Context: one part of a larger RNA, bound to proteins that are not shown
C1' cells in the first nucleotide's frame, strides 16, 4: 500500500495476509478505549560526518586599541660634558 | 669652526582655555 | 565703590575753539 | 550791530605700542615604520582503533615463540615477551686455546681467593627479547688493521610483485689480515627506522644568469645530513543542559530475541546433626537438573520515534500450595506445629514513613503464598521520581562548564475509521401473521468462620484440652427490592424571610436554583430489607477377592468407598446455513 | 376480488446419468432337531465365499392348451409416533 | 410420521403350439434408454374449497438514547 | 367504550384572604369656660375566632358525576 | 385513519 476474527509454528527472533488447526451468513444504531508494534514530527537521547553554530581559555594564526623608539612637522638663544677639527 | 647629547630660556609653528575678542604691556601724570 | 544698606544708573553736562540762517 | 534758531570740532574720556586675554610650547598632538601587551574581536582546529562513545590501552611503524589444523599463508583490545638503543670494537683477519660444571689434592685459605691433575656433546659464552646456529669456533686470549671505503646494475623480503628499510650473490677500484688457500661492503641470523618542498655540507680546475666580459652573489647537475614515532610523512585546546544539520537500528539507553555466569527453585551418595538412630526432619565434601519474577553478556528487530518508573483501576492466566476440601508420614498423647500427595475451585486485607519497586513496623485475619500477560495496563488516569530550558548548595575546573551528589518550580495532544468487546434494531430463506414450546451450542458461583450443645466430656498425674452430628448467627461474593429507616428536591409542593419593583393592603415577580425549614413521588444505601442448593464418573488414598511367585501382595484380570477438583443438574443467552426442531390458530369478495 | 389444494395443458429455469432387499446379542463359538421354567444337556453338522448373496431382467395381435400368481393406483377400516 | 397388514375395486402380469404369422431397417459408432429422469417458477382451462391479517398514526407506562417493549379503540 | 374536568379516597405543608375582638408593649387627640368619662376615638410588630384552614393532588387509587367524541 | 403481506 491493500485490508481488517483467532491459537500455535516458522519467519527480520511479538502476523491481518504465510503453514496447520479453531471457524465462517445481510444491513445497521448508541458506547468503548484491547489491538491496528494507531495519528501527529526525515529521534530534540546515543553514535558517525574530516557538517555547523553560541560560549570559554594556558589551543594555532591574526587584529581594533593602547605603550614605547626612530624619522618629519621642528623654529630662535644660552650653560655644561663629550667628540673632533 | 663644527656636531652630539643633558639642563635651561624665548615665541612665531602647534595645542588648550575665556570672552558679545571691552582697558594687555610700556610711559605720563599723582 | 565696603559701618559688608535688596534704590536709580541709558539717548553728556561743563569748558574751549571755530561756523551757518533770519530781522 | 544786537536779538532770535541751528550746527559742528576738541576736551571732559592721558599718550605709544598691528600679541584679543591667559596656559603650555618646539614638548605635546599629527603622519609612517618598528617592538610589547592585546579572547575586547576575527578565522580555524581540537587524530584513529575500539564487542556504543567516553576513560583506559596502542594491539598505529615494528621483531621472536605460540595460536597455525606437518609446504607457504592465515584473524581477535588472543597468549608470553621485545624495538627507537649499544659497539674503533662488541667490525675485518691470522694465530693459539676450550667452555658451564663435577671429582681429587695443596701454609694462612674457611662453603667460598689462588695453584695442580683427571672427567667434562656444550649442560657455558656469543651487547640486548625469544628462537635458530656455533667446539683446533661464531666462544676466550692475543697480533695487525679500517671492507663500517668508492661505483653501477641484478635479485630476495613487504608486495600492487610500488617505494623506503634490511639483506643476498656477483662485477670494477683501492685496501686489511694471512706463509698461503682464502676471508672482509659492519655487528653469527631473524627488529633497531624516514618521502616531496626548504635549509645545509661535499664534489667539478663543471653548467647558467640570455647587451659583451671579469670577480662576488645567486641558481643548477650528483651524494649525504637537518623529520615527520598518527612512523607511505596536515601546522592545531575545551565546553554546550541554549544548541543545530545530514544520516545511522552498521551503534548505545526501555521492551522483545539467543545465553544463564549471577539470581531463584528441584534432584542423587551419604560424613555427620538429630539423648541411642545417616534418611522423622536436615544433610557437609561432591554432583545432576530445572526457570527466566534478578542482574549480566550479545547487538538480531526498531533512531522519516513501539510514549521511558511507580501508584490507582480491571480482567484473565500459571503455579514451585499461605488458607480452605480430601488424604498419607512424624522426634503425631492435645490449642498448636512439621513433611508429603491429589489439588489453582475460592480467598489472600486496613494503615504510619518513603516517588519509590523493595524495605520496616502497627492491627486484624482462615491466610495475610509467589508470579505472568510488551519488567499487563499514560488516545485509562496521575505526574510524586526520572528526563530539556529558570534557580541554589557541596566537590571538581583558570574558565565556559561537569557531577546514577542533594534541593525547588516546571504544557501529559487526537478516535467520528477497522476490528474486539458492551448492549440495541433487524432484513432474506423454509408461503404470510401472530400464539405457545424443545435444547444443540455458549456462560455458570458461591466462600470462610463462629455463640450454644457436643464437653471442661474424650485424653490423663496434672497442667491443659478437643472433634463428628444438631441449633442460632456472621464475613466475603452474588442476584434482587423500597414496606419500613436514611439520602436526594427547578414536585420550582407548602411556609417563612432579606433587597428591589408593581401607589398602599392583598396578590405576585426578579436576585442565571436569592436564602432558611418541612417536603411527598421517583431513584437510591450491607446506611434499610429479601434470596443463594442436587447428582454422576472418578483423583490422591484406604480397602475386597486374587494370582503372577503353590506363601504374601489394594492389581495383573475383576471389585468397593472416595473429594473446595471434573461433567451435568438448577440458573443466563439461545437471527442457530445440513436457514436448528415441534404443536397449534387464522389465512384477503 | 383474491387465493389453498388436485387434474389437464403450454412455457421457463435448472441438475443428475441404469432397478429392489429390515432382527438382535455375541467373536475363546455358531446353526438345526429334541428335551427343558431356566441353567443347560443330547444328536447332527459347521472357512463361515447366502451382499463374494438373492430377486428382477423386454416383439404385437388373435386361436387353442395350462397356472392363477406377482406388481401398480384409489378407497375403507386396524395398527405403528424416534 | 411416516410406514405397514387386511380387504374391496380397477390397470396390468406368466408358460406351451411358436419366431407359427405381421412389424422392425435411418447405410459403420461419436449426447439419446435412440423422446432418459428429477426439481422447482410462471402463464392459461377446469374440480371440489376459504372469505384474513400485520403496519403507520393516536393511546398506555411495568419500557425506552433512537428503534424496540407492554397496553386500548 | 376513549379523552377532559369535577367528586370521593390518599397524602405534603402548617392554620389563607376577609371580616370581628374590652387581645396587644405603648403612643396622639375628645363638648382642652358643648363639664362631667373606671369612657370615646385614631396609630400599632403581633395575638385570637372565622380555620387541621388555605394551597398543592400530575403517568397515586376509583363497580362516580358531568361533558365531549366514536 | 397510511403502507403492505399468498403455500
Ligand atoms: C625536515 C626538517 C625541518 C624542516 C623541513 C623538514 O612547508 C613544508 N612543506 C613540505 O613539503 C615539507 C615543510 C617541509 C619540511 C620542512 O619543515 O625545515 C622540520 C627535513
Nucleotide at each position: 500500500a491493500c485490508a481488517g476474527c483467532c491459537a500455535a509454528g516458522g519467519g527480520a527472533a511479538c502476523g491481518g495476509g504465510c503453514u496447520u488447526g479453531g471457524c465462517a451468513a445481510a444491513a445497521a444504531u448508541a458506547g468503548c478505549g484491547g489491538g491496528g508494534a494507531a495519528a501527529g514530527a526525515a529521534g530534540a537521547c546515543c553514535c558517525u560526518g574530516u557538517u555547523g553554530a553560541g560560549c570559554u581559555u594556558g589551543a594555532c594564526u591574526c587584529u581594533a586599541g593602547u605603550u614605547u623608539g626612530a624619522c618629519a612637522u621642528u623654529g630662535u638663544g644660552a650653560a655644561g660634558a663629550g667628540u673632533c677639527a | 669652526g663644527a656636531c652630539u647629547c643633558u639642563u635651561u630660556a624665548c615665541u612665531u609653528a602647534u595645542u588648550c582655555g575665556g570672552u558679545u575678542a571691552a582697558a594687555a604691556g610700556a610711559g605720563a601724570a599723582u | 565703590u565696603u559701618c559688608g544698606a535688596a534704590g536709580c544708573a541709558u539717548u553728556a553736562a561743563g569748558c574751549g575753539g571755530a561756523g551757518c540762517c533770519a530781522u | 550791530u544786537a536779538u532770535g534758531g541751528c550746527a559742528c570740532c576738541g576736551u571732559g574720556a592721558c599718550u605709544c605700542u598691528c600679541c584679543u586675554c591667559g596656559a603650555a610650547g618646539a614638548c605635546a598632538g599629527u603622519g609612517u615604520c618598528a617592538a610589547g601587551c592585546g579572547g575586547g574581536g576575527a578565522g580555524u582546529u581540537u587524530g584513529a582503533c575500539u564487542g556504543g562513545g567516553g576513560c583506559g590501552g596502542u594491539a598505529c611503524a615494528u621483531c621472536u615463540a605460540u595460536c597455525a589444523a606437518a609446504u607457504c599463508g592465515u584473524a581477535a583490545c588472543g597468549u608470553a615477551g621485545g624495538u627507537g638503543u649499544c659497539c674503533u670494537a662488541a667490525g675485518g683477519c691470522g694465530a693459539g686455546c676450550u667452555c658451564a660444571g663435577a671429582g681429587a689434592g695443596g701454609a694462612c685459605g674457611g662453603a667460598a681467593a689462588c695453584c695442580u691433575c683427571u672427567c667434562g656433546u656444550a649442560g657455558a659464552g656469543c651487547a640486548a627479547a625469544a628462537g635458530g646456529g656455533c667446539a683446533a669456533a661464531a666462544g676466550c686470549u692475543u697480533g695487525c688493521u679500517u671492507g663500517a671505503u668508492c661505483u653501477u646494475g641484478a635479485c630476495u623480503u613487504u608486495c600492487a610483485g610500488u617505494a623506503c628499510g634490511a639483506g643476498u650473490a656477483c662485477a670494477g677500484a683501492c685496501c686489511g689480515c694471512g706463509a698461503a688457500a682464502g676471508c672482509g661492503u659492519g655487528g653469527c641470523c631473524u627488529a633497531u627506522c624516514g618521502a616531496u618542498c626548504c635549509u645545509u655540507u661535499u664534489a667539478a680546475u663543471c653548467c647558467u644568469g640570455a647587451u659583451u666580459g671579469u670577480u662576488u652573489c645567486a641558481g643548477g647537475u650528483a651524494a649525504g645530513a637537518g623529520g615527520u614515532g598518527u612512523c607511505a610523512g596536515a601546522a592545531a585546546a575545551g565546553u554546550u543542559a541554549c544548541c543545530a544539520c545530514a544520516g545511522g537500528g552498521a551503534u548505545a539507553a526501555c521492551u522483545g530475541g539467543c545465553u544463564u555466569g549471577u539470581g531463584g527453585c528441584a534432584g542423587c551418595c551419604a560424613a555427620g546433626c538429630g539423648u541411642c538412630c545417616a534418611u522423622a526432619g536436615c544433610g557437609a565434601c561432591g554432583u545432576u537438573g530445572c526457570u527466566u519474577u534478578u542482574u549480566g553478556a550479545u547487538c538480531c528487530u526498531u533512531c522519516g520515534a513501539u510514549g521511558u518508573c511507580g501508584g490507582c483501576u480491571c480482567u484473565u492466566c500459571c503455579u514451585a500450595u499461605c488458607a480452605u476440601u480430601g488424604c498419607g508420614a512424624a522426634g503425631c498423647a492435645g490449642a498448636a506445629u512439621u513433611c508429603g500427595c491429589c489439588a489453582a475451585g475460592c480467598g489472600u486485607u486496613g494503615g504510619a514513613u518513603u516517588g519509590u519497586u523493595c524495605a520496616c513496623c502497627c492491627a486484624c485475619u482462615a491466610a495475610u503464598a509467589g508470579g505472568g500477560a510488551a519488567c499487563g495496563u499514560g488516545a485509562g488516569c496521575u505526574g510524586g521520581g526520572u528526563u530539556u530550558a529558570g534557580a541554589c548548595c557541596g566537590u571538581c575546573g583558570u574558565g565556559a562548564g561537569a557531577c546514577a551528589g542533594g534541593u525547588u518550580a516546571g504544557u501529559u495532544u487526537u478516535a467520528c475509521c477497522c476490528u474486539a468487546c458492551u448492549g440495541u434494531u433487524g432484513a432474506c430463506u423454509u408461503g404470510u401473521u401472530a400464539u405457545u414450546g424443545c435444547g444443540a451450542a455458549a456462560g455458570u458461583a458461591a466462600u470462610c468462620c463462629u455463640g450454644c450443645u457436643u464437653a471442661g466430656u474424650a485424653c490423663g498425674a496434672g497442667a491443659g484440652g478437643a472433634a463428628c452430628a444438631g441449633c442460632g448467627g456472621g464475613u466475603u461474593c452474588a442476584a434482587a427490592c423500597a414496606u419500613u429507616u436514611g439520602g436526594u428536591u427547578c414536585a420550582u409542593a407548602g411556609a417563612c424571610u432579606u433587597g428591589a419593583u408593581c401607589g398602599a393592603c392583598a396578590g405576585a415577580u426578579c436576585a442565571a436554583u436569592g436564602g432558611u425549614c418541612u417536603g411527598a413521588a421517583g431513584c437510591u444505601a450491607c446506611c434499610a430489607u429479601u434470596u443463594g442448593a442436587g447428582a454422576g464418573a472418578u483423583u490422591a488414598u484406604a480397602a475386597c477377592u486374587g494370582a503372577a511367585c503353590g506363601c504374601c501382595u489394594c492389581u495383573a484380570a475383576g471389585u468397593u468407598a472416595g473429594a473446595a477438583u471434573c461433567u451435568c443438574g438448577c440458573c443466563u443467552u439461545g437471527u442457530c446455513a445440513a436457514g436448528g426442531c415441534g404443536a397449534a390458530a387464522a389465512u384477503u369478495u | 376480488u383474491g387465493c389453498u389444494u388436485c387434474c389437464c395443458g403450454g412455457u421457463g429455469u435448472c441438475g443428475g446419468g441404469a432397478g429392489g432387499c429390515a432382527u438382535c446379542u455375541c467373536u475363546a463359538u455358531c446353526u438345526c432337531g429334541u428335551g427343558g421354567c431356566a441353567a443347560c444337556a443330547c444328536g447332527a453338522g459347521a472357512g463361515c465365499u447366502u451382499a463374494u448373496g438373492c430377486c428382477c431382467u423386454a416383439u404385437g395381435u388373435a386361436u387353442g392348451g395350462c397356472c392363477u400368481u406377482g406388481g401398480c393406483g384409489u378407497c375403507g377400516u386396524a395398527g405403528u409416533g424416534a | 410420521u411416516u410406514c405397514u397388514g387386511c380387504g374391496a375395486c380397477g390397470c396390468u402380469u406368466g408358460c406351451c403350439a411358436a419366431c407359427g404369422c405381421c412389424a422392425g431397417a435411418u447405410c459403420a459408432c461419436u449426447c439419446u434408454g435412440g423422446u432418459u429422469c428429477a426439481a422447482u417458477g410462471u402463464c392459461g382451462g377446469g374440480g371440489c374449497g376459504c372469505u384474513a391479517a400485520a403496519u403507520c398514526a393516536c393511546u398506555u407506562g411495568c419500557a425506552u438514547a433512537c428503534g424496540a417493549c407492554u397496553u386500548g379503540g | 367504550u376513549g379523552g377532559u374536568c369535577a367528586a370521593g379516597g390518599u397524602g405534603u405543608u402548617g392554620u389563607a384572604u376577609u371580616c370581628a375582638g374590652u387581645a396587644g408593649a405603648g403612643c396622639a387627640g375628645u363638648c382642652c369656660u358643648u363639664u362631667u368619662a373606671u369612657a370615646c376615638u385614631g396609630c400599632g410588630a403581633u395575638c385570637u375566632g372565622u380555620u387541621g384552614a388555605g394551597a398543592c393532588u400530575a403517568u397515586c387509587c376509583u363497580u362516580u358525576g358531568a361533558u365531549u367524541g366514536a | 385513519u397510511u403502507u403492505u403481506u399468498g403455500u

Shown are 959 nucleotides from a PDB entry: RNA (28S rRNA, nucleotides 2464 to 3510) from Caenorhabditis elegans. It holds a match to the Rfam family "Eukaryotic large subunit ribosomal RNA". The family has 88 seed sequences and 107,465 matches in Rfam 15.1. Method: cryo-electron microscopy, resolution 2.59 angstrom. The entry became public in 2024. The PDB entry is titled "High-resolution C. elegans 80S ribosome structure - class 1".